Solved structure of RNA (21S ribosomal RNA, nucleotides 8 to 422) from Saccharomyces cerevisiae, 384 nucleotides shown. The depositors describe the entry as "Structure of the yeast mitochondrial ribosome - Class A". The entry has 75 different proteins, among them bL33m, mS44 and mS33. The work is reported in "The structure of the yeast mitochondrial ribosome" (Desai et al., Science, 2017). Released in 2017, the model rests on electron microscopy data to a resolution of 3.25 angstroms.
Context: one part of a larger RNA, bound to proteins that are not shown
RNA sequence: GUAGAAUAAUAGAUUUGAAAUAUUUAUUAUAUAGAUUUAAAGAGAUAAUCAUGGAGUAUAAUAAUUAAAUUU
RNA sequence: AAUUUAAUAUAACUAUUAAUAGA
RNA sequence: AGGUUACUAAUAAAUUAAU
RNA sequence: AAUUAAUUUUAAAACCUAAAGGUAAACCUUUAUAUUAAUAAUGUUAU
RNA sequence: GAAUAAUUAUUAAUAAUAAUAAACUAAGUGAACUGAAACAUCUAAGUAACUUAAGGAUAAGAAAUCAACAGAGAUAUUAUGAGUAUUGGUGAGAGAAAAUAAUAAAGGUCUAAUAAGUAUUAUGUGAAAAAAAUGUAAGAAAAUAGGAUAACAAAUUCUAAGACUAAAUACUAUUAAUAAGUAUAGUAAGUACCGUAAGGGAAAGUAUGAAAAUGAUUAUUUU
Numbered sequence: 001g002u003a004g005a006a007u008a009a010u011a012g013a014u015u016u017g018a019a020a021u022a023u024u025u026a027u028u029a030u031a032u033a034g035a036u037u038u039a040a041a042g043a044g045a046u047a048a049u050c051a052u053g054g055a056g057u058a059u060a061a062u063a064a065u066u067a068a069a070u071u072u
Numbered sequence: 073a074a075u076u077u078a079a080u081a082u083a084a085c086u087a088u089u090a091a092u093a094g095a
Numbered sequence: 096a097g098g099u100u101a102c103u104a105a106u107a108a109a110u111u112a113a114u
Numbered sequence: 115a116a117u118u119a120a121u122u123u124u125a126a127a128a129c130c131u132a133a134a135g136g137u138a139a140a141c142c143u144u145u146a147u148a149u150u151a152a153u154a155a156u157g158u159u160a161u
Numbered sequence: 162g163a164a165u166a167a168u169u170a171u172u173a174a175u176a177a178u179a180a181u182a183a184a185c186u187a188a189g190u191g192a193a194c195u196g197a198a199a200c201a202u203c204u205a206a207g208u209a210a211c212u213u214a215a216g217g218a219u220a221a222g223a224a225a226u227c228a229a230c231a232g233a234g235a236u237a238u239u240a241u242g243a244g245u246a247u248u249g250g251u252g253a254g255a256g257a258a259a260a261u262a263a264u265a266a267a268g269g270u271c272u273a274a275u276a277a278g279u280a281u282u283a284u285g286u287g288a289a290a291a292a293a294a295u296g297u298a299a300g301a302a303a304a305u306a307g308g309a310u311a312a313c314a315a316a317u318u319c320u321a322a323g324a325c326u327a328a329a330u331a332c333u334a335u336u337a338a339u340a341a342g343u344a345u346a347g348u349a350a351g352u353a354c355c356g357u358a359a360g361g362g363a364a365a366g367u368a369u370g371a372a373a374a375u376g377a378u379u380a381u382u383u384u
Stems, first nucleotide, its partner, number of pairs: 042384010056369004064080008084343002086340009096131004100104001107123007134143003148175009159164001161162001185216001186214005196203001200250001226233002237264005247255002269325003281299006306320004354361002
Other pairs, nucleotide, nucleotide, family: 024026cHS024027cWH040041cHS040042cHS052374tHS053373tHS054370tSS054372tHS055370tHS060344tWS061081tWS061082tWW061083tHS081082cWS098140tWS105126tWS106124cWW114116cWW130139cSS157166cWW160163cWW184217cWW184332cSS185331cSS186219tSS191207tWS191209tHS192208tWH193206tHH194205tHS195204cWW196253cSS197252cSS202252tWW203252tWS203253tWS207208cHS216218cSS217331tWS218330tWH222235cSS223268tWS223269tHS223326tWH223327cWW224234tHS225307tWS225308tSS226318tHS228231tWS228317cWS230316cWS235328tWW236328tWW236329tWW242259tHS243258tHH244245cHS244256tWS245257tWH246256tHS249252tHS249253tHS254289tWS265328cSS266268tHS266327cHS268327tWS271273cWW272324cWS273276cWS277302tHH278279cHS278300tWS279301tWH279322cSS280300tHS287293tHS301321cWW304320tWW326327cSS342346tWS344347cSS349365tWS350364tHH351352cHS351362tWS352363tWH353362tHS356358tHS356359tHS
C1' cells in the first nucleotide's frame, strides 16, 4: 500500500410510539412586585522578569624545571 | 605526547630556628 | 640614598677558570 | 673564537638635600675655560 | 737695541665639594595618669619623654668577690634555689644571695716605676629588699699595712684610689628551612584628601556573581 471482519461517531433511507404532568419541555420579549450581585483608579501577598548592588565563591606571574601519578 | 598533584622565580609581609654580614 | 628638571646625569677594559 | 662565572682595574655622573658665602630646597653670588710667574706671537705708547 | 700695558697659546705653582640611616647601647634630666578601692609617704618608674655620645654591637669582666673554719675561684644570659631570707602609711605591695645546672670562648693577661685631697668621718641625698655613688667640709695608714660584717674580741678572706679582653646577648638586613599566621597582618600610598603648621590619613588585584536591602514591570490571587 490492498482486501475482509469487530466497535464508536455522523448522514441518509425505511419503519416507529404519542394528542405527549407543554395554563412553560426547550428560549425570546416586556411590564409589576420584591430580593440580591457584579468594581480595580490604585493597593496587599506570592512568583517571575529586567535591573541596581557586590556579599559569597574561585584564583594569586601559570610559564619553565624537578619528582610522582593518570590517559595516548 | 598531554593533564593533575607537591616544590622552586628575578615577584609578598609576619613569627620562630639556623647561618652570614653590619645599611 | 632620596628628591628637582632637564643643554637626560653614558662607560670602557684586563686576568683566571669553564664551556 | 663568542661565552657565562670569579677576581681586579677604569669612565662619566646636572641642580637641591644646615655646615665655599648667601637664600623664600632644587636659586643667587663667589669667578680654577681663575690667578702668579716664565716664555713665545701679535698691535700701541715713549727712548 | 732696552722699557710700559693688553690679547692669545704652552709650561710650572696655588684651594675646594658633609644626603647620610633607623633600631640596638651608654650617659644626662626625668613626669603624670594610674594603684593604694580617698590621699599626702609609698606606687606607677629611673618608665614615657626630651637631650647628648659611641660601636658593630655596646655594657660587664680576671676579686679590696663570695663564703664560713669546709670551701669556691673573671663577666654575661637562662633554670632550680624562691616568691625563700629580706622589707613595707609592716598598707598597696616590693624581694635577694650562696649553692647546683646549662649556654659560652683558648679565657687570661699586664699595658701600671702599684696609685691621697684618696680610704675613712660628719652631714645632706642616694637602685621599694640588697649599695656604689654623690654636693659641702674634716682626713689616714705600709704588707709590721689596708678593705670586708651595728659594735667589740677572735678568726677568715681579699688588696681600692693604674689597665686590656674574645664568646654566649641586643638590634637591623640578607639567605635557608618550618608555618592548625595573614588575601580587611597579601605587595599600590604615606599618595588622594584633611590641616596655616606639627601632624592626620582613604578606597583600590583578577575572574565570577538567581546574596540581600532597593526600584520598575508582568502573572496569579484578594481588595